About this RNA: Method: X-ray crystallography, resolution 2.57 A. The entry became public in 2015. Shown are 24 nucleotides from a PDB entry: RNA from Bunyavirus la crosse. The entry is indexed under HYDROLASE, POLYMERASE, RNADRNAPOL, BUNYAVIRUS, RNA. The 2015 paper behind the entry is "Structural Insights Into Bunyavirus Replication and its Regulation by the Vrna Promoter". Entry title: Structure of the La Crosse Bunyavirus polymerase in complex with the 3' viral RNA.

[PDB]
Context: bound to proteins that are not shown
RNA sequence: UUGGUAGUACACUACU
RNA sequence: GCUACCAA
Numbered sequence: 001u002u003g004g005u006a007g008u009a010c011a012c013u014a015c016u
Numbered sequence: 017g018c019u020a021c022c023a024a
Base pairs, nucleotide, nucleotide: 001024002023003022004021005020006019007018008017
C1' cells in the first nucleotide's frame, strides 16, 4: 500500500 | 474516514 474479517461510543436531563 | 485482527 492492497485485499479480507469485525466494529466504530454520547450532551441535555431542567421551578416546567 | 477512524480502530482491532488476518493475508500478501